[PDB]
Context: bound to proteins that are not shown
């Protein structure tokens, strides 16, 4: 001083909304 | 097909996981 | 909570 806590695990979104990758 | 309410509270916002704060 |  800074970053993270979204499907068992790992993760994208970024003002109108729930989705991918792997597990099953 | 199943499998999350998008760490918790609290704000703005016509409206959020998304913006703001505080907190764990 | 917990990471750099």
């Nucleotide at each position: 001083c800074a970053g993270a806590g979204u499907g068992g695990c790992g993760c994208a979104g970024c003002g109108g909304a729930a989705g991918c990758g792997u597990g099953c | 097909g199943a499998g999350g309410u998008c760490g918790a509270u609290g704000g703005a916002u016509c409206g959020a996981a998304a913006c703001c704060a505080u907190c764990c | 909570u917990c990471u750099g």